[PDB]
RNA sequence: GGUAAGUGUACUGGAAAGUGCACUUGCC
Numbered sequence: 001g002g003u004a005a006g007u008g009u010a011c012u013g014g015a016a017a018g019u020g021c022a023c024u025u026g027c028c
Stems, first nucleotide, its partner, number of pairs: 001028012
Other pairs, nucleotide, nucleotide, family: 013016tHS
C1' cells in the first nucleotide's frame, strides 16, 4: 500500500442496502 471479517461514528434510506472516517483482528 492492497484485501477479507468485527466494532464505533456521520450521511442517503420502513428494516434491509450503500458511502466517508476512526479503531481491532487474519491474509498478501